[PDB]
Context: bound to proteins that are not shown
RNA sequence: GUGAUGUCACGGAACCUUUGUUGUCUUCGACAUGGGUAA
RNA sequence: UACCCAUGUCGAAGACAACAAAG
Numbered sequence: 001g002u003g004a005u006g007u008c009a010c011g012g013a014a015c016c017u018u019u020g021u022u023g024u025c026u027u028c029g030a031c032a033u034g035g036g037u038a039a
Numbered sequence: 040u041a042c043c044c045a046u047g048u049c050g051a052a053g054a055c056a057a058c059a060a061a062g
Stems, first nucleotide, its partner, number of pairs: 016062003020058005026052013
Other pairs, nucleotide, nucleotide, family: 009011cSS011012cHS
């Protein structure tokens, strides 16, 4: 927080549609580091 | 400011790109 002699709200499926899929050789060789000497 | 090289080691990649809800 309701009015009242009258409320089927059990009167109403969150329902239908959509491919976790497309691409990729388990492959393979030259690189990394920064100075030293100029008796 | 001009030459000179010297040393011989060593693994890498380990997911990436996309869609991440619409009708």